[PDB]
RNA sequence: GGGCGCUC
RNA sequence: GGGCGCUC
Numbered sequence: 001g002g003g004c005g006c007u008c
Numbered sequence: 009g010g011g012c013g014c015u016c
Stems, first nucleotide, its partner, number of pairs: 001016008
Other pairs, nucleotide, nucleotide, family: none
């Protein structure tokens, strides 16, 4: 950095 | 967008 979540 | 989990 990518993928799927969570959170602000 | 920032942070965090899992994975590459």
Solved structure of RNA, 16 nucleotides shown. The structure was determined by X-ray crystallography at 2.5 A resolution and released in 1999.